[PDB]
Context: one part of a larger RNA, bound to proteins that are not shown
RNA sequence: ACAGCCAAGGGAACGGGCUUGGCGGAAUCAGCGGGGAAAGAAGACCCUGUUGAGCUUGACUCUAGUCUGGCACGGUGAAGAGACAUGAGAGGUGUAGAAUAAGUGGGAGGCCGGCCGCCGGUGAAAUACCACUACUCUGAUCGUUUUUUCACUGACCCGGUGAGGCGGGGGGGCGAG
RNA sequence: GGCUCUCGCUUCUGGCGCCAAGCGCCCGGC
RNA sequence: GCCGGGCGCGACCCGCUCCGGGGACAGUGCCAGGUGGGGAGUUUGACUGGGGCGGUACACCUGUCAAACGGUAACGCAGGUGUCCUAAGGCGAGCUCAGGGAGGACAGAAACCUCCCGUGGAGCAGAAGGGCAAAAGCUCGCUUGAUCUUGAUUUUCAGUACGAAUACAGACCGUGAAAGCGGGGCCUCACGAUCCUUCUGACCUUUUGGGUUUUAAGCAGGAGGUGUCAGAAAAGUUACCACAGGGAUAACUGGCUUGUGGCGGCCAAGCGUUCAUAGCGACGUCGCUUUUUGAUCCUUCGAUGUCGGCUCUUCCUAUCAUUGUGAAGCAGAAUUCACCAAGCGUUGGAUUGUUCACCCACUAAUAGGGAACGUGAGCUGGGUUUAGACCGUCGUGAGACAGGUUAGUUUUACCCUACUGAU
Repeated sequence: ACAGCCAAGGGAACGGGCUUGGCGGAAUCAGCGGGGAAAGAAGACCCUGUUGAGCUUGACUCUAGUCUGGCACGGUGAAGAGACAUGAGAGGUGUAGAAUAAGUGGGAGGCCGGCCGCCGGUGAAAUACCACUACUCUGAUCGUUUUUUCACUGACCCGGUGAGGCGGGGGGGCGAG
Repeated sequence: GGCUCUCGCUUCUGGCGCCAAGCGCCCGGC
Repeated sequence: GCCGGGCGCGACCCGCUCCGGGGACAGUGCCAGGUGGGGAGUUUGACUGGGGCGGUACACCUGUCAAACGGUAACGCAGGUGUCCUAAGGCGAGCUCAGGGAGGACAGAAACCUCCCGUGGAGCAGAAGGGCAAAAGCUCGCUUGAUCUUGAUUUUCAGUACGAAUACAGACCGUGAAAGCGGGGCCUCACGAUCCUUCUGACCUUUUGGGUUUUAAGCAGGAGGUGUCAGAAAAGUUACCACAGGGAUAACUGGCUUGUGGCGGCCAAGCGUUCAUAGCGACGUCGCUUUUUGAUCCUUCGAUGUCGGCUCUUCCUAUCAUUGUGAAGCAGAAUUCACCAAGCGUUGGAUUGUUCACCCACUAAUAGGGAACGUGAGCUGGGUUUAGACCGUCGUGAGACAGGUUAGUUUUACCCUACUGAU
């Protein structure tokens, strides 16, 4: 859907239909709520979906806003400081050894008979020698620069007003010297 | 006689307060 | 004399910002860092005797399952792995182990020495299985084959990778007198793509109109890892919820099953003063039932209205009472056990939503149950089980609670049948 009487059976394990039985008689009325696993709604429970939404936070990834720095608007003046630049003066702590030599490259001399040393004396390198090359601290100078503080006003901002007496300079009055 | 500073005028009352008085100098008409 | 105007003092002068208050900072523009569930977007594994919680059966290994080729499942059984090793790798040599017996000062059950027996009863990094005795074990010596490089093959298998492994070949070596043996561990496990990064390698290629030099990009081999292990970059909550579906899948009946619950036998050790069986009955053992709970997941998720009570009918017997009888450890009375037997009865209340339970009282007796755990278009709505709220515990929170508490819409018959009556 078709329909509409039951029992049992089997069956997707609870049939109105199938099987085997019980059986079955027009057309209806008023009732009734056993059944039709009655109607109502693609179960709201549960699970699944690599479907969502609301909400939360110590999920993942971002974001408005907000805090902070830098650059620009963005100027004037004066002090202070830092770094740098210009370059000055010294300190290196086992002794030995002339002394407390920071590592050394040349190299057997330098300065005008002499003074220190190379070898001795002795040590990690020898102190002289013409120098290179560091290191630390301090200090001045000057222009570089980074800054700090204070002041200015003209940008910019705020307040007020009907933008109504602003800043100086003169005048007079009230007083001591 | 000037410099140093204040001041240029309102405080007792639930009133009033504007649109110039004054002075000085020019100018026009019967 | 009469009438009517102007200018200036009265009301000082000069000025460049209207007065103030700030001020190169607020502030604005553009970048940078922090903060930022205020807001946005998205995610929040799988397996699974429903899902969750728990596990890992998600990548691997041994024995078994496994049915004597191989293969073979379960959230089957017993276990193991994410390592360890400069030797515990590679040769060669020499040795022989576990355990036991007999002895030997201290010395004992056990220290060390000696002899004898000793097929492995030891050891070989680890789980297990296999394998191994002039070794694969133990002890020494020398060593770096745990190196460089092509292919082939096996295992899993689609007969693809990775991993692991087996045979070679070309080199360079080690060791040994030598034959040989060795490219890791006696064998079966101990591990990882593209993209990106990093390192190494060449008298290397490109870097763009040519040249040089940095740089970058290539080519080849290692490494940085994906354990959800053929490899996304990832937290919750929803009882305010939504959608697509699922009876592939839970919460109810029904079905199979009957552990559990209930009910009944058999044997007879005992109990019963005595006496197994009047009535009982251990240790055992055989069943029945589906009014208990489970187990399962077959039916239903385009819905079968999910607790109790109320109401009302019928059925069952596993009989409480009543009729008729048997047996007693039956004198009577009362009470027990059993038989035929479900005809007829089985009540009124307190508390609880209760089923259940418990008490009061009556009674011949106050027996036990079924019917979709009878019965919601019959009711009721107290209980569960929406949305509101409260508490406790839990949670950072949203929220959760077989934890309490309170308030919470119960729809439709006129159809067919059934039944009741009526023509």
Solved structure of RNA (28S rRNA, nucleotides 3865 to 4569) from Oryctolagus cuniculus, 630 nucleotides shown. NCBI's taxonomy places the organism under Eukaryota, Eumetazoa, Eutheria, Lagomorpha, Oryctolagus. An Rfam search finds the family "Eukaryotic large subunit ribosomal RNA" in it. Rfam links the family to the GO terms ribosome and structural constituent of ribosome. Primary citation: Loveland et al., Nature (2024), "Structural mechanism of angiogenin activation by the ribosome". Among the 75 different proteins in the entry, which are not shown, are Large ribosomal subunit protein uL23, Small ribosomal subunit protein uS9 and 60S ribosomal protein L9. The depositors describe the entry as "80S ribosome with angiogenin".